GOLLD RNA nanocage, nucleotides 4 to 560; GOLLD RNA nanocage, nucleotides 403 to 833: 904 nucleotides with solved positions. The PDB entry is titled "GOLLD RNA nanocage (env-38)". Method: cryo-EM, resolution 3 angstroms. The entry became public in 2025. It holds a match to the Rfam family "Giant, ornate, lake- and Lactobacillales-derived (GOLLD) RNA". Rfam classes the family as a non-coding RNA gene.

Context: one part of a larger RNA
């Protein structure tokens, strides 16, 4: 140095380019059991018995090992059929699980919050102090005839801004076990908004149901999504369909129980695809301000013109911060007895917002150039401009496991690989006798004696001796690992 | 429930750094 | 196409009466030495008995055997019931 | 006013269904049992560890091979102690009864005393002689030991020798299920054996022991008028026959149950003797049959 444990990096385990182990097969001996040797595969899910854990005696619930067993997936043998095959059918046997620590990595997937569309209700404003109601006094009248000061006051249209309705109840299954909650999904039942026929009264369907988007809002999940005529297995509502048990002298139907089928769901499998940091190009919502400032539009309202359905002005409750008004109707969904053309997208012509190029007249900027403003051609854009904050990360280059170091930072050095508590040591040569640990040997026991290897002392050298810190070298034992959608929780003389 | 009950001989292992008194 | 019953609820279907109640005495064979009893007939002048017919009690065997409760059969003895208003009341004399 | 005042004999008429409580069968398990005389101790395996070949039998023996347990001479590994790995070669299945008979070890007592010699330790008798350790100058003294004497135990124990292959027919009780061959005959009895009436084939276990003469107790039958006494017996399983107990209380018992026939002494004490066996007499009677004597 190469494969494998989900991507990167540090350690650490396993194998060795069809690149993890073991059993069974197989090979030699044996009547048989059974012995000696020995290569290599794999993907999960449901049930049964028994043991151990459960304060004090006895009774039980959930866990926690151990055998057994369906169904699959894996390998291996043996009879049939293909050898121009390496496949296909029976029948048996084994096997059903291995790859850590540390620090990063979620435009992915779940809940939560947040917009718009339709129809109604009630309150303000605005046309308007209009329209219309009563009506002192004065005028003229000779015997009635015009109506004013005051006072009271709309309806109908349009415009706004707060609310209300777009569903509500009941059963049964899921989320480890008992109980109360909350969520998914499924079966039924009200109610009546909309629609159809009718002048009206009613009668029909007894129509459930308007809804997007978030990398740049908020919580959560380290491994996750997404796809499969050829992918296991368990649960599991509604309805049909087949069978059993009981009640009767007897038969059928309801209710009880099994079992097929299976709308929705919970584990795995097979294909794909994404996965480190900093600096920094590209490419992007939100909020806020200029700003409703200047322009465009509105139920109606003043003042003229003239030939009633024109044309010029004035005011205005309120509406627009990028779209408007009109065809053809591709494209993609509706509705009718059928066309119109009913929704979205795409596509032409006008107009409106933003701009660049090329002419042209004035007027400002002290004056000349520049520039700003208007009109006219040809194109481009869907609102501009300023201000904070925030997402994405092309090439290139430096980084890329935890903890420790100088007064302060870089570069570099150390220590560790899941994590702690004791216990003995820690300079060398020599040594007349005694003393003392450990093995062996001798003694009937005790007492003691003979060897092998070491310590205490003493002497010489390392200057010496105390205390206090750091490190190393041998041993002795000890603890850790796990499925929540929110709380509680074994219980009986 | 908290402690103690083991940590045998020979081999291995920095005469090391810092203060004090001789 | 009379009335009433009968199972967890219904359907076919079955079972009891034809005016409607009380109450006695029974409800499984066969055999049998002595003894007691019911009923009939006979015999005794009355009383105690005696002699036959047809039954019961006890005894042995067989149906396994005892005890309570319900159901249901045979054979007898008894009792009650039957009515013409449009509305109320009702004998009556010392 | 409402009840009593009547339901003769013989013949007819489900021995239903339910629930209690008793008996009994068949089936598994566990305890205890002997149906040919008494007593006294007994009733386990099946060709041997365990499988397999071969051979030999009068009890279960021999040989070869393979595996299994239990202790091992050597060998290899391990710095000493502790230990680990292979292995020659050996050991490994059991019941009764009658006869016969030991050793070893341990426990209690002794290690003097006398004659020779001035003390020594030398030498005879006599089991009485040494050793380690520890106290005194010496003789000696105290403790553990070896050897060697006397006795009681150990023990009727281990070992040999002979026999013998024996818990049978049944019977009780619990727990489910269930209801009459669960009756009868025959036998000395019993039965897994026979089936309406009498004939077939099984089974009532091993080993040892119950001789003879005299006596006491208890029991059976005749005798005795009661008492006092006398004669003669005693194993077992059955039968003929006797004798009590039960309804209808006083009386009776065909059936039907108990007891008696069936000497419940073939016993017990003193004293004394003995075998190599079978057949066949006897015990012994209404039948069957053991133990004992005779030959």
């Nucleotide at each position: 140095u190469g494969g494998c444990c989900g991507c990167c990096u540090a350690u650490g385990g396993u194998c060795g380019u069809c690149a993890a182990a073991u059993a069974a097969a197989c090979u030699a001996c044996g009547a048989a059991a059974g012995u000696a040797g020995g290569a290599u595969a794999a993907a999960g899910u449901g049930g049964a018995a028994u043991a151990g854990u459960a304060a004090g005696g006895u009774u039980u619930a959930g866990c926690u090992a151990u055998u057994c067993u369906g169904c699959g997936g894996u390998u291996u043998c043996a009879u049939c059929u293909u050898g121009u095959a390496a496949a296909g059918a029976u029948g048996g046997a084994g096997c059903u699980u291995g790859a850590g620590u540390a620090g990063g990595c979620a435009a992915g997937u779940g809940a939560g919050a947040u917009a718009u569309c339709a129809a109604u209700u009630u309150u303000u404003c605005u046309u308007a102090g209009u329209a219309u109601g009563u009506g002192a006094g004065g005028g003229u009248a000779a015997c009635a005839c015009u109506u004013u000061a005051g006072c009271a006051g709309a309806g109908g249209a349009g415009a706004a801004a707060a609310g209300u309705u777009g569903a509500c109840u009941g059963g049964g299954u899921c989320u480890u076990u008992g109980c109360a909650g909350a969520g998914a999904u499924u079966c039924a039942g009200u109610u009546g908004a909309g629609u159809u026929c009718g002048g009206a009264a009613g009668a029909g369907c007894a129509a459930u149901a308007a809804g997007a988007a978030u990398a740049a809002c908020u919580c959560a999940u380290a491994g996750a999504a997404u796809u499969c005529a050829a992918u296991g297995c368990g649960a599991g509502a509604g309805g049909u369909a087949g069978g059993g048990a009981a009640c009767u002298a007897a038969u059928c139907c309801c209710u009880c129980c099994c079992u097929a089928u299976a709308a929705u769901c919970g584990c795995g499998g097979u294909a794909u695809u994404c996965a480190a940091u900093a600096u920094g190009a590209u490419a992007g919502u939100u909020u806020a301000c200029u700003u409703a400032a200047c322009a465009u539009c509105a139920a109606a309202u003043u003042g003229g013109g003239g030939a009633a359905a024109c044309c010029c002005u004035u005011u205005a409750a309120g509406a627009u911060a990028a779209g408007a008004u009109a065809g053809u109707g591709u494209a993609c969904g509706g509705g009718u007895g059928g066309u119109g053309c009913c929704g979205u997208u795409a596509u032409u012509a006008u107009c409106c917002u933003u701009u660049g190029a090329u002419a042209g007249a004035g007027u400002g900027u002290a004056c000349c150039a520049g520039c700003a403003c208007c009109u006219a051609u040809c194109g481009a854009u869907g609102a501009a401009g300023u201000a904070a904050a925030c997402u994405u990360g092309g090439a290139a280059u430096a980084u890329g496991g935890u903890g420790g170091u100088a007064g302060g930072g870089a570069u570099a050095c150390c220590a560790c690989a899941u994590c702690g508590g004791g216990u003995a040591g820690u300079u060398a040569a020599g040594u007349a006798u005694u003393c003392u640990g450990u093995c062996g040997u001798u003694c009937a026991a005790a007492a003691g004696g003979c060897g092998g290897c070491g310590g205490a002392g003493c002497u010489u050298g390392u200057g010496a001796u105390a205390g206090a810190c750091c490190g190393c070298u041998a041993c002795c034992u000890g603890a850790a690992a796990c499925c929540a959608c929110u709380g509680c929780a074994a219980a009986a003389c | 429930a908290a402690a103690a009950u083991a940590a045998g001989a020979a081999a291995a292992a920095g005469u090391g750094u810092c203060u004090a008194u001789c | 196409g009379g009335u009433g019953g009968u199972a967890g609820g219904g359907a076919u279907a079955c079972c009891a009466c034809a005016u409607c109640g009380g109450g006695u005495a029974g409800u499984u064979a066969a055999g049998u030495a002595u003894u007691c009893u019911g009923u009939c007939g006979u015999u005794c002048a009355a009383a105690a008995g005696g002699c036959g017919g047809c039954g019961g009690a006890g005894c042995u065997u067989g149906u396994g055997a005892u005890a309570g409760a319900c159901c249901g059969c045979u054979a007898c003895c008894u009792g009650a019931a039957a009515c013409c208003a449009c509305u109320g009341c009702a004998a009556a004399a010392c | 006013a409402a009840a009593a005042u009547a339901a003769g004999a013989a013949a007819a008429a489900g021995u239903g269904u339910c629930u209690a409580u008793c008996a009994g069968u068949u089936u598994u398990g566990a305890c205890c049992g002997a149906a040919a005389g008494g007593u006294g101790u007994c009733u386990a395996c099946a060709u041997a560890g365990u499988a397999a070949u071969g051979a030999g039998u009068u009890g279960u023996u021999c040989a070869u091979u393979g595996c299994c347990a239990c202790a091992a001479a050597c060998a290899c590994u391990c710095u000493c102690a502790a230990g680990g790995u292979g292995a020659a070669u050996g050991u490994g299945a059991u019941u009764c009864u009658u006869u016969c008979g030991a050793a070893a070890g341990g426990u209690u007592u002794c290690u003097a005393a006398c004659a020779c010699c001035g003390c020594a330790a030398g030498u005879g008798u006599g089991a009485a002689u040494c050793u380690g350790c520890u106290c005194g100058g010496c003789a000696g003294g105290g403790u553990a030991g070896a050897a060697g004497a006397a006795a009681a135990u150990a023990a009727g124990u281990a070992a040999g020798a002979a026999g013998a292959g024996a818990g049978u027919a049944g019977g009780u009780u619990a727990a489910a299920a269930c209801u009459c061959a669960a009756a009868g005959a025959g036998u000395g009895g019993u039965u897994c054996a026979c089936u309406u009436a009498a004939a077939u084939a099984a089974c009532c276990g091993a080993c040892a022991u119950u001789g003879g003469u005299u006596g006491u107790u208890a029991c059976a039958u005749c005798u005795c008028a009661a008492a006092a006494g006398g004669a003669u017996g005693u194993g077992g399983a059955a039968a003929c026959a006797a004798a009590g107990g039960g309804a209808a209380u006083a009386g009776a018992u065909a059936a039907u149950c108990c007891u008696u026939u069936u000497a419940a002494a073939g016993a017990c004490a003193a004293c004394u003797a003995c075998a190599a066996u079978a057949u066949g007499g006897u015990g012994u009677a209404u039948u069957c049959u053991c133990a004992g004597c005779c030959u």